The PDB entry is titled "Complex of elongating Escherichia coli 70S ribosome and EF4(LepA)-GMPPNP". Solved structure of RNA (50S RNA helix 42-44) from Escherichia coli, 70 nucleotides shown. An Rfam search finds the family "Bacterial large subunit ribosomal RNA" in it. The literature on the family includes a 2001 paper in Science by Yusupov et al., "Crystal structure of the ribosome at 5.5 A resolution". It was solved together with GTP-binding protein lepA, 30S ribosomal protein S12 and 50S ribosomal protein L11. Released in 2008, the model rests on electron microscopy data to a resolution of 10.9 A. The work is reported in "A new tRNA intermediate revealed on the ribosome during EF4-mediated back-translocation" (Connell et al., Nat.Struct.Mol.Biol., 2008). The reconstruction used 41,294 particles.
Context: bound to proteins that are not shown
RNA sequence: CCCAGACAGCCAGGAUGUUGGCUUAGAAGCAGCCAUCAUUUAAAGAAAGCGUAAUAGCUCACUGGUCGAG
Numbered sequence: 001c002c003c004a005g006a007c008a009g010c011c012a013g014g015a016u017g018u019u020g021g022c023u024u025a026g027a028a029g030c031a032g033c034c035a036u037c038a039u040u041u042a043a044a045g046a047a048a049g050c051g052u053a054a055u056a057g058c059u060c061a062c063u064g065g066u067c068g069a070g
Stems, first nucleotide, its partner, number of pairs: 001070001009066005015039003020034003045060001048059003
Other pairs, nucleotide, nucleotide, family: 005068tWS005069tHS006068tHS006070tSS013043tSS014061tHS018046cWH020046tHS023031tWS024026tHS026053tSS028054cHS029047cSS029049cWH029058tWH030050cWH030057tWH035046tWS040044tWW041043tHS047048cHS051056tHS052054tHS
C1' cells in the first nucleotide's frame, strides 16, 4: 500500500490547444532559458531516458483488466 484487489509478471491504451513562448540555421516532450496551464478522460508530464540536422521512431510516468496474498 493493499480480497474496494498490493508488488512482480502479464495485455490495453499514454490524446488535444501545441511544433507552448523565447532562442536558434533547426530546438516540434527530450542543447539552453521561462512557463509547466487548460481541455478529453479509465488514464494522458508542455514530459524520464535513448534517438534525428530538425521531425520521426522506441521505451517511461500514468490508468484499465488478468491473476490472488502478500